[PDB]
Context: one part of a larger RNA, bound to proteins that are not shown
RNA sequence: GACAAAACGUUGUUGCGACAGCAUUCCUGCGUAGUACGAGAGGAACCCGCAGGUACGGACCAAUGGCACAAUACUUGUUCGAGCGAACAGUGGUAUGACGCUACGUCCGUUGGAUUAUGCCUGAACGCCUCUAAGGUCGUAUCCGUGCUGGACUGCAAUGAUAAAUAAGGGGCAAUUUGCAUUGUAUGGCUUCUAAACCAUUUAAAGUUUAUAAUUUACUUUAUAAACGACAAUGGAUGUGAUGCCAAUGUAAUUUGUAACAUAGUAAAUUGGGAGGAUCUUCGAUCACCUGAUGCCGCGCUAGUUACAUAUAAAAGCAUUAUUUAAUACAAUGACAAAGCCUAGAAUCAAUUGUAAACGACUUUUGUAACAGGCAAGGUGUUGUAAGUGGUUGAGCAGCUGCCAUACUGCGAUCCACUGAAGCUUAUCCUUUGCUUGAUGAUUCGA
Numbered sequence: 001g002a003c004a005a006a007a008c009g010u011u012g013u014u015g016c017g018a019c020a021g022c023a024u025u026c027c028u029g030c031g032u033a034g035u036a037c038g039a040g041a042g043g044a045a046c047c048c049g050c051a052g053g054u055a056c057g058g059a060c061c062a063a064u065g066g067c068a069c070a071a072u073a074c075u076u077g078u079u080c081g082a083g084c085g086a087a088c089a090g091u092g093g094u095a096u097g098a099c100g101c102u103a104c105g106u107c108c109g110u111u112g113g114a115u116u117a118u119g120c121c122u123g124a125a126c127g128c129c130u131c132u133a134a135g136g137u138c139g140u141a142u143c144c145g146u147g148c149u150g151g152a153c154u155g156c157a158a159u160g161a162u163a164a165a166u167a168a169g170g171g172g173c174a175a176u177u178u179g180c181a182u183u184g185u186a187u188g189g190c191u192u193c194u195a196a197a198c199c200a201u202u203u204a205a206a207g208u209u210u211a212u213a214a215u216u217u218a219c220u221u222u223a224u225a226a227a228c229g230a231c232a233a234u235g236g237a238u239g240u241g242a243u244g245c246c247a248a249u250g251u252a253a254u255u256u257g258u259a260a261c262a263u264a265g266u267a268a269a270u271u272g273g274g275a276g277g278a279u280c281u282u283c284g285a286u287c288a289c290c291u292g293a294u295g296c297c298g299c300g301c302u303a304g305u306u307a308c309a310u311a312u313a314a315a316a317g318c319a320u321u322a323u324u325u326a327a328u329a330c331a332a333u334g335a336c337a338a339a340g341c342c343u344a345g346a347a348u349c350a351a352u353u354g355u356a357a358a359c360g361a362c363u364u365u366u367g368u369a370a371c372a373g374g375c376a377a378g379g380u381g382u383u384g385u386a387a388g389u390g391g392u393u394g395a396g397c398a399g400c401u402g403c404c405a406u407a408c409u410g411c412g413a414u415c416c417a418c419u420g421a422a423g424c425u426u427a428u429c430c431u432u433u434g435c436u437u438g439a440u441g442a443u444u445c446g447a
Base pairs, nucleotide, nucleotide: 009162010161011160012159013158015156016155019150020149021148024055026053027052028051029050030049031048037042056109057108058107059106060105064103065102066101067100071096072095073094074093075092076089077088078087112144113143119137120136121135170343171342180334182332183331184330185329208227209226210225211224212223213222214221257308258307260305261304272291345445346444347443348442349441351365354362371438373436374435375434376432377431378430379429381424382423383422388418389417390416391415396411398409
C1' cells in the first nucleotide's frame, strides 16, 4: 500500500475476534522448630505464612552512573598594532557541563479448564473379594485457554457526515407511479413449490404418542389404560396454521358471457395507546400482532346442480420437431424524454508539528485572531564572577625621588569592589493582558 472484488458509494471516527504468537523462573533466609521423628547423635528449615535473590522478559528517567550544548571557564603556539571574542591547530588541550540518549539504576511481570501418572469411591463378571467391566471422582513445572502482542494485507459490526451550487444544475428518494427496453424465471397456461413442525440430557430391545385422573409454569409429575408390535407401510406427501394443478361456471404457447336452484358464506380500504422482534443481514431505529378509534367494500366472495349467451382455437405435418422459441405473468435492473419529493460535505497534497521519522507512514496545527509563528520579558537551569572604570591588593624595580612638604606612576603576575556578575538558556525546556505578524492555494472524490 492501489485497481477491482464484496451481504454494493465516498470519506472519517469508535469497536469485535477468527487466526497466528504466547513467558515467566528456579533459589535462599526467617517463621514453622531444635518441633515432629530418634536411644542419642542428628533433624524435617515439612504444608503453610512472610522476606528477599538469580536468570529471562517488558519498560522507564525523579534520582545515581555513562556520553558532550564543540554552552562556558582556563590554557599552549600563531596571526589580527595593543586592547574582546577564542580566529586557526579537520574537536589544539584541560575541566565542569543542562536537554536528550542510556545501564552500572528504577518500577512491573498472571490466571482457569479437561484431565497424564497415581491414589480412591461405588461396583460387577466369578454367590465371595476386587479402583473397572458400566459408572463417579483426586490430579502435574506438561497440554489447552485467559491475561499479553500482532489482526480472515484490503475480514465483521456500530457510527458521523454525505458534496460544487444555492440562477440552473449535480447527488438520493424509488416498489416507483410515466413508457422504451433488457436480463432472471415458472419455459409449452403452472418439469410449481411453501420460505408455519415431529423430542426439552439420551439410548440400535432401546420406546414413542394418545386420552384419562391427580399433580402442575410446563405436553410437569404420578397413576391407570390404550395404540404401535425396530412390518407391508414409516424416506415423505400428516402436501405436519393442512400445498397449489387456478375464479374457466370450452382452461392456453390469450381472457370465453348470463340466468335458475341449493348450502356455505369470505376477501378487502381510511384514525391514537400499548405489549412484540436482532446469531457475518436474501432490506436490521424499522418491525408484526393488539387496543383507543376512524369509518360503513356493503367494490369483488366461492362450492354444487341445471340452463343459456357468444367469441376464440386448426402451423396441409399426415414417419412436424429445432441454434427449443418465448411469453402471459412473476421479478429484476438497465437507459432515455418522461413523475413529485429531498440535499447543500469532505479527503488529499503543499505549509506546520516532533509524542513520529531511512523514505513513505504516524501524531498535530491553521476566528480580523477562541488562535498562531517570530521577537521580547519572566522562570528554571548551566559555567562561575564579564567588559569597564576605581582600588591601601601587589613581589619588587625604577624617571624623579626632590630641601623642605617627603611624590607620581608610564612600571607590574596578581588581588578587591561595582558582581551569584556575565555568558548560554529550545533548536525536541516552562510561562504569557508585552511588541509584532498572518487566511488570499493545488489535486481528486457520492450512495
28S ribosomal RNA, nucleotides 3524 to 3970 from Drosophila melanogaster: 447 nucleotides with solved positions. Keywords: Specialised ribosome, Drosophila melanogaster, Testis, RIBOSOME. The entry has 77 different proteins, among them 40S ribosomal protein S5a, 60S ribosomal protein L8 and 40S ribosomal protein S20. The sample was in a buffer at pH 7.5. It comes from the structure "Drosophila melanogaster Testis 80S ribosome". Rfam match: Eukaryotic large subunit ribosomal RNA. The family is grouped with related families in Rfam's "LSU clan". The structure was determined by electron microscopy at 3.5 angstroms resolution and released in 2021.